[PDB]
Context: bound to proteins that are not shown
RNA sequence: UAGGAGUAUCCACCGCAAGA
RNA sequence: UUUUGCGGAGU
RNA sequence: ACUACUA
Numbered sequence: 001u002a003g004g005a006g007u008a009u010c011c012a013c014c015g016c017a018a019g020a
Numbered sequence: 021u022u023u024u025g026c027g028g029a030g031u
Numbered sequence: 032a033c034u035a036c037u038a
Base pairs, nucleotide, nucleotide: 003011004010013028014027015026016025017024018023
C1' cells in the first nucleotide's frame, strides 16, 4: 500500500545550477 | 519538503 | 554477490 516482499523494520534513483 | 534547465546510474 | 560435486 500503487507494486514486489514479508509474521526481519527492505526496495521502489543520483548529482549541479537557477527560482520559491 | 517543491519547480525549471541540465547531466548521468552495467548487474 | 554466483561455492566443492559429476559426466